Record summary
Shown are 91 nucleotides from a PDB entry: RNA from Vibrio cholerae. Protein in the same entry: U1 small nuclear ribonucleoprotein A. An Rfam search finds the family "c-di-GMP-I riboswitch aptamer" in it. Rfam describes the family as follows. GEMM was predicted in a large-scale screen for bacterial structured RNA regulatory elements. Genes associated with GEMM are involved in a diverse array of functions, including chemotaxis regulation, signal transduction, secretion and chitin. Its Rfam clan is "c-di-GMP_I riboswitch clan". Primary citation: Ren et al., Cell Rep (2015), "Structural Basis for Molecular Discrimination by a 3',3'-cGAMP Sensing Riboswitch". It comes from the structure "20A Mutant c-di-GMP Vc2 Riboswitch bound with 3',3'-cGAMP". The entry also models magnesium ions. The structure was determined by X-ray crystallography at 2.08 angstroms resolution and released in 2015. The source organism's lineage runs through Bacteria, Pseudomonadota, Vibrionales, Vibrionaceae and Vibrio. Crystallisation conditions: 0.1 M Na-citrate pH 5.5, 5% PEG1000, 35% iso-propanol.
[PDB]
RNA sequence: GGGCACGCACAGAGCAAACCAUUCGAAAGAGUGGGACGCAAAGCCUCCGGCCUAAACCAUUGCACCUCGGUAGGUAGCGGGGUUACCGAUG
Ligand code: 4BW
Numbered sequence: 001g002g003g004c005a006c007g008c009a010c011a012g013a014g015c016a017a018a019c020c021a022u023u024c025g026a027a028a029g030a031g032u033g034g035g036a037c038g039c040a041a042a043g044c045c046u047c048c049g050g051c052c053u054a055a056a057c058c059a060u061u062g063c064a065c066c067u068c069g070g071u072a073g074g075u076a077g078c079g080g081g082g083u084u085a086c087c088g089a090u091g
Stems, first nucleotide, its partner, number of pairs: 005090001006088002014039002019034006037077001043083003047080003050075004057070002
Other pairs, nucleotide, nucleotide, family: 004091cWW010087cWS016035tWS016036cHS016037tHS018035tHS025027tHS025028tHS027053cSS028073tSS038042tSS039042tSS041043tHS041084tWH046048cHS047076tWH090091cHS
C1' cells in the first nucleotide's frame, strides 16, 4: 500500500425524525422544498422474517366469537441478508 473486520475516539464530510407547504397515491406511504429527533452506512437493493395498507381485480353465500383467501403496494429510519464507502485509538 491493498483488501477483512471493529466503533471508546481523534481529523474532514454526509444524511434528516416530528411539524409545516406542496405534488403523486384508493390507501399505507413516497417525491420536492423548508426544518433537525436522531443515525457509523439513517448510502443502495424486498431475497427472508416482521409490521402497515387493502381500494379496484379474481375466488368466496360462508355459523363466528385467538387470528387466518389470492392478488397488489408499502416500510431499507423494524430486523436478517446482499452490495458500495470515510477515519484509525484495534483483533
Ligand atoms: O465508521 C466510522 N467512521 C468514522 N469516520 N468514524 C467513526 C466510525 N465509527 C465510529 N466513529 C467514531 C466517530 O468519531 O466514533 C464516533 C461515534 O460513533 P457512533 O455515533 O456510531 O456511536 C463517531 O463520532 P462522530 O463523527 O462525532 O459522531 C458520530 C455519531 O453520530 C455516531 C453515529 O451515531 C452518528 N453518525 C455520525 N455520522 C454518521 C453517523 N451515523 C451513520 N453515518 C454517519 N456518516